The depositors describe the entry as "THE STRUCTURE OF AN RNA DODECAMER SHOWS HOW TANDEM U-U BASE PAIRS INCREASE THE RANGE OF STABLE RNA STRUCTURES AND THE DIVERSITY OF RECOGNITION SITES". Shown are 24 nucleotides from a PDB entry: RNA. The structure was determined by X-ray diffraction at 2.4 A resolution and released in 1996. Crystallisation conditions: pH 7.00, VAPOR DIFFUSION. The work is reported in "The structure of an RNA dodecamer shows how tandem U-U base pairs increase the range of stable RNA structures and the diversity of recognition sites" (Lietzke et al., Structure, 1996). The entry is indexed under UNUSUAL RNA, DOUBLE HELIX, INTERNAL LOOP, MISMATCHED, RNA.
[PDB]
RNA sequence: GGCGCUUGCGUC
RNA sequence: GGCGCUUGCGUC
Numbered sequence: 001g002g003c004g005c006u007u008g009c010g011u012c
Numbered sequence: 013g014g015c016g017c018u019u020g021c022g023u024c
Stems, first nucleotide, its partner, number of pairs: 001024005008017005
């Protein structure tokens, strides 16, 4: 860093 | 729920 789930903040 | 970052978990 990818993906899946997810947290928070923001936005739809 | 999507999205932007992000948190954690799993995996690569």